Annotation: The depositors describe the entry as "Structure of full-length HIV TAR RNA soaked in CaCl2". Solved structure of RNA with a sequence from Human immunodeficiency virus 1, 56 nucleotides shown. The entry also models calcium ions.

RNA sequence: GGUCUCUCUGGUUAAGCCAGAUCUGAGCCGAAAAGCUCUCUGGCUAACUAGGGAAC
Repeated sequence: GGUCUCUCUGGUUAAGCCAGAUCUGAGCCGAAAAGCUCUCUGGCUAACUAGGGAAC
């Protein structure tokens, strides 16, 4: 130095999963509490992509 391969890190998306955001952030239900929908944040996983190695 190259790479249909493996692994890791970053970024984007997820029509895949989990958690949190006391008093809704906005709502649903409810006597409340928990639960649920959307949104945001973090994590898991996959695809794409840029790189670090292993190997070839």

Overview: The structure was determined by X-ray crystallography at 2.76 angstroms resolution and released in 2025. Crystals were grown from: 50 mM sodium cacodylate pH 6.5, 80 mM NaCl, 12 mM spermine and 30% v/v 2-methyl-2,4-pentanediol (MPD). Soaking with 100 mM CaCl2 for 2 hours at 20 degrees Celsius. An Rfam search finds the family "Trans-activation response element (TAR)" in it. Rfam 15.1 lists 48 matches to the family in 20 species. It is annotated as a microRNA precursor. Rfam's curators write: This family represents the HIV trans-activation response (TAR) element which is known to be required for the trans-activation of the viral promoter and for virus replication.